[PDB]
Context: one part of a larger RNA, bound to proteins that are not shown
RNA sequence: UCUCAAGCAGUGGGAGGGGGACCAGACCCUGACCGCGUGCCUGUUGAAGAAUGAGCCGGCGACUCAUAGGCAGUGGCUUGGUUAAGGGAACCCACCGGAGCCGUAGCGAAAGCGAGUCUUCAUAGGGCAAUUGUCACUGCUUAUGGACCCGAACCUGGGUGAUCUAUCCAUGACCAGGAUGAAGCUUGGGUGAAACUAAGUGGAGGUCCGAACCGACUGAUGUUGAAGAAUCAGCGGAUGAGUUGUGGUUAGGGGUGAAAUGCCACUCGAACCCAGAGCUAGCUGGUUCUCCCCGAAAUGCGUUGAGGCGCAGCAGUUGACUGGACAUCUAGGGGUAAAGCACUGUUUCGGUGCGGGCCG
RNA sequence: CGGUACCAAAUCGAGGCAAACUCUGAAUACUAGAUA
RNA sequence: GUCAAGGUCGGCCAGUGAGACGAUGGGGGAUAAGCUUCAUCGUCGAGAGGGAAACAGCCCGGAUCACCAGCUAAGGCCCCUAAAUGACCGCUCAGUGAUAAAGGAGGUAGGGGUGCAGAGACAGCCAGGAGGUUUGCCUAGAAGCAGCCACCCUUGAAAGAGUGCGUAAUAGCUCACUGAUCGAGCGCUCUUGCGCCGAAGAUGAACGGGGCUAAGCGGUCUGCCGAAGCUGUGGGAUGUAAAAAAACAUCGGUAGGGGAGCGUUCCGUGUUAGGGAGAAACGCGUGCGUGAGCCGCGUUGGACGAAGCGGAAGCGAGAAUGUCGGC
Numbered sequence: 001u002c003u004c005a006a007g008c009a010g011u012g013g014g015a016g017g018g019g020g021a022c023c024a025g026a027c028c029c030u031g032a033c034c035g036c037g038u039g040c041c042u043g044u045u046g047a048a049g050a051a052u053g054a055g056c057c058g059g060c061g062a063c064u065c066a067u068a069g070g071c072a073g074u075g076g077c078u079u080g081g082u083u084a085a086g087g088g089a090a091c092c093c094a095c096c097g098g099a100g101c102c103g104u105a106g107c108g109a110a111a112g113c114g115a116g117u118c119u120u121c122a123u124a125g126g127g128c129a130a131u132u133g134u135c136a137c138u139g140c141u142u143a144u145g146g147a148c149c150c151g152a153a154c155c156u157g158g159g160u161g162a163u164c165u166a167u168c169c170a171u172g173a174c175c176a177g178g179a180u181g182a183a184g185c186u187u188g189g190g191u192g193a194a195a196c197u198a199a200g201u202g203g204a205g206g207u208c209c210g211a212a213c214c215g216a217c218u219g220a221u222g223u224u225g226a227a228g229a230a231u232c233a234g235c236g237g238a239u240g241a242g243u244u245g246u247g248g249u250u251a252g253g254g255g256u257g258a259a260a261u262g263c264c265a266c267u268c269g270a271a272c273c274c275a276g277a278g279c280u281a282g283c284u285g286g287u288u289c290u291c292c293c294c295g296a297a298a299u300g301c302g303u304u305g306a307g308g309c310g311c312a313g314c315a316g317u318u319g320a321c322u323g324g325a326c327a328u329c330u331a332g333g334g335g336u337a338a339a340g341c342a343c344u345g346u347u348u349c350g351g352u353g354c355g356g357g358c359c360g
Numbered sequence: 361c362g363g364u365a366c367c368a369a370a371u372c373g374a375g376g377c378a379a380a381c382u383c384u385g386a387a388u389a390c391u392a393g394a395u396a
Numbered sequence: 397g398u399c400a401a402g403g404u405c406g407g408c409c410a411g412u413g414a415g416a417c418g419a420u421g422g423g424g425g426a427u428a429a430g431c432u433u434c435a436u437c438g439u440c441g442a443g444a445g446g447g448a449a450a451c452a453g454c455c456c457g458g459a460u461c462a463c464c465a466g467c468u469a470a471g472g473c474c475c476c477u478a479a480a481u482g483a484c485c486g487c488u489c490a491g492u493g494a495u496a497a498a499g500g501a502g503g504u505a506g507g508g509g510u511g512c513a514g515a516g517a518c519a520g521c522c523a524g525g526a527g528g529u530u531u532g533c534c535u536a537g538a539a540g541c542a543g544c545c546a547c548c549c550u551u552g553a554a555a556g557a558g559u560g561c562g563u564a565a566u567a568g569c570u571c572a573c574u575g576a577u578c579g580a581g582c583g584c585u586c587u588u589g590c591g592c593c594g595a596a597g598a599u600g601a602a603c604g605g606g607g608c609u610a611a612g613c614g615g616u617c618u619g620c621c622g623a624a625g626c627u628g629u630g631g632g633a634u635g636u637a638a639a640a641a642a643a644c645a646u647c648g649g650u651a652g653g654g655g656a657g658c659g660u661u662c663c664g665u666g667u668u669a670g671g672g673a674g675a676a677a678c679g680c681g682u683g684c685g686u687g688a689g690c691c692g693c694g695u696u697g698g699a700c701g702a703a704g705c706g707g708a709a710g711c712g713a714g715a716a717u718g719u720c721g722g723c
Stems, first nucleotide, its partner, number of pairs: 010036004016030001018029003042051001055723004067143001070140004075135003080102003086096002106113001116128001118126002148286002151283001156275004168248005174242001175240001178208001180205001184201006213237002217234001219232003255263002289657005299312005316408001319405003325398002327395003346376001348374001415440004423432001445456002461630001466626001471621003474606003482617001486613002499593002511582002520577001522575001524573001526550001532544001635644001664705002670700001677695002680692002683690002
């Protein structure tokens, strides 16, 4: 200050109020109300947003370094300048070391020649040259290295794990009841003797129904849930190529697999951990003090090149040049608009008129 | 065969269209020589 | 003449190659698009602001700064946000102006011209509107009036083998034309300005709102509102000759280029100097510098830190789904 007032809401003007003033002199702190008024950054031709990044704060976090080369400023010396290794009784990296590199003469393929040399058969001409230093340091850029920083999908080598699971091997355990019920056998009938048939007996069947167990189709509840996915109400299989406890054998460019290219222990059509790889990343994002001056472009030519860049144009800095721009006048051409449309390519009416259609 | 609506080529007169038509033909742009 | 070499060459460091829009001159599309592809100019993009209500690219003008200082441009002047319901003439009376066509209608102002016209026109009233030709052709039939052809003539003041309706075909009604009456100018075009209808689509608003026949529009004239524009005064920065004297001009800015500095840790110059009569952490003096900041000082607090120049830096981030910790 704050209930009848609204829009990143601060700012400019600005009353009142609670205090502090000066022996008025109209000021120092809060603020009704009023005029304007859509954060920042990044990326873009262009946003305030429905463009994106950010919860806040402290710390922390992105062009540094080595070598070499080319420039600018400056310093010593000077057509000369200057070392590297090493030695060193070294308050000291001096001194010595000048091995080596750079420059004043060049040019040519070279020989070779020489401020002239090449080009040529050519004493012409022409191209390239003809009184332009060098060594440290600071700074800019470039080159080789991880290197302005952060971050891939992955490749390669060496190891580590199948007490999940997907198979196999060994050794054990588990599968309530109920129902159907073939073969064979016995007996009676029957055949010369055989198959046959009717009961019984017996007993098979990855059979039927249904618990444990195992495997799981459907719906709902859940799915920042109880749980990184199961439970509840139903369902399939269940003496079976079934299932399970324990131990072991194979394991990644390799194994295993009734192979879904699943699984290889919540990851995977080829892993886990470490190392080269801070790999690569013309991709994207970010990129941390301040003032002064000038000032871009997003076009051309090429590019397996067009969200990349190189050269040139445009920008800044430095060193030389009455070099340019606006306007007037003089002095030409190219030829759009317009117009025209003799010619090229089109065009209606009428006249003339080879031919050709309908009697002919 | 006398003839017949231009159904229809060149040509004469009249009226139009075109980037590649245009016998002709601006502004303006640009190039060059002087001057305040 | 003007422009504080802008124009050109060489050397060092760049940046940027998918730009957009408006006006103008042409290809693409329907001459449809803030669409796309070229040329040219300007703006945005790397300059605000004023105005179009609110719209960067349109218009004016293009910002070193302060200032309860004036005058202007564009756009406007009833109120809302400052400024003419100012003057003169005229139109619209649509609220058109604040969207919208071909076309349609004597809504309407101004100018010119033409036809008929007191041998009296036009509107209205009264009357006539005849005969052959019932025309030809066609048709079941069509005798103004399906259609085709013909569309002349007669009697008159006037009357076309003829407009619209109608009947199966006629009939019937009406019209063209003429006369009488009233009786005065009437009717129809052309050039030009302002308007009407045609215009219906989606949560109320295609004038900013209110409001408005005017503060609309068209023509003429004056003043004012009105931008960090311009002018005026002061301060800061860069650059240029004269010379009693006068100072002119430049300063929006991205990427980038170039030219100057502060601060932080440490070191050399420092066991010199400041400190327990005392660093560090927070406030204040809000003075000072172009700025990041510096200096002095109170409180708290507990130890060293460090003036000046230079040298060497792992030199200061509010965002890279950053990292760590706390909240």

The RNA (23S rRNA, nucleotides 535 to 1282) from Spinacea oleracea has 723 modelled nucleotides. Sharma et al. published it in Proc.Natl.Acad.Sci.Usa in 2007: "Cryo-EM study of the spinach chloroplast ribosome reveals the structural and functional roles of plastid-specific ribosomal proteins". The PDB entry is titled "Homology model for the Spinach chloroplast 30S subunit fitted to 9.4A cryo-EM map of the 70S chlororibosome". An Rfam search finds the family "Bacterial large subunit ribosomal RNA" in it. Gene Ontology terms of the family: structural constituent of ribosome and ribosome.